[PDB]
Context: bound to proteins that are not shown
RNA sequence: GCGGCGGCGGCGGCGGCGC
RNA sequence: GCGGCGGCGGCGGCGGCGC
Numbered sequence: 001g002c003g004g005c006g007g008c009g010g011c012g013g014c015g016g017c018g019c
Numbered sequence: 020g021c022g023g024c025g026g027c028g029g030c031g032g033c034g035g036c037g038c
Stems, first nucleotide, its partner, number of pairs: 001038003005034002008031002011028002014025002017022003
């Protein structure tokens, strides 16, 4: 460098709800 | 603009496994 994995957190589409 | 929600997909830490 490449391929899984487990947590945590962001981000973009889409749909929908509240103010 | 703000706060949930459901899918889909990326991205960053961390830990770990394979080549």

Shown are 38 nucleotides from a PDB entry: RNA. The entry also contains RNA silencing suppressor p19, not shown here. Crystallisation conditions: 1.8 M ammonium sulfate, 0.1 M MES, pH 6, VAPOR DIFFUSION, HANGING DROP, temperature 291K. The structure was determined by X-ray crystallography at 1.92 A resolution and released in 2014. The entry also models sulfate ions. The entry is indexed under RNA silencing suppression, trinucleotide repeats, dimer, RNA BINDING PROTEIN-RNA complex.